Keywords: HIV, SL1, RNA STEM LOOP, BULGE, G-A MISMATCH, RNA. This is an experimental structure of RNA (HIV-1 STEM LOOP SL1 MONOMERIC RNA), with 36 nucleotides shown. The entry is an ensemble of 20 models. It comes from the structure "Solution structure of HIV-1 Stem Loop SL1". It was solved by solution-state NMR. The 2003 paper behind the entry is "Structure of the Intact Stem and Bulge of HIV-1 Psi-RNA Stem-Loop SL1". It holds a match to the Rfam family "Human immunodeficiency virus type 1 dimerisation initiation site".

[PDB]
């Protein structure tokens, strides 16, 4: 460099005064791993 992925984030909905948990969508800058 070419292809794939993850961490951060946002919006929504939801159960719960409150503290938070869960799932889906999105793109980019940061970096890394695998193959050559």
């Nucleotide at each position: 460099g070419g292809a794939c992925u993850c961490g951060g984030c946002u919006u929504g909905c939801u159960g719960g005064a409150g503290a938070c948990g869960g799932c889906a969508a999105g793109a980019g800058g940061c970096g890394a791993g695998u193959c050559c």